[PDB]
Context: bound to proteins that are not shown
RNA sequence: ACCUCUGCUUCUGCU
RNA sequence: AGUAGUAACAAGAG
Numbered sequence: 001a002c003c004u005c006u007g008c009u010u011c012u013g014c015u
Numbered sequence: 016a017g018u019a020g021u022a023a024c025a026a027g028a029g
Stems, first nucleotide, its partner, number of pairs: 003029004017024002
């Protein structure tokens, strides 16, 4: 690259 | 580039 999901959904550690 | 402005987006995840 191909397919799937997401349009405020939080990330200390598992890492 | 640009948006923007004390930090980000310009795709992210599997």
About this RNA
Shown are 29 nucleotides from a PDB entry: RNA (Influenza virus polymerase vRNA promoter 3' end; Influenza virus polymerase vRNA promoter 5' end) with a sequence from Influenza B virus. Reich et al. published it in Nature in 2014: "Structural insight into cap-snatching and RNA synthesis by influenza polymerase". The source organism's lineage runs through Viruses, Riboviria, Orthornavirae, Articulavirales and Betainfluenzavirus influenzae. The entry also contains PA, RNA-directed RNA polymerase catalytic subunit and PB2, not shown here. The structure was determined by X-ray crystallography at 2.7 angstrom resolution and released in 2014.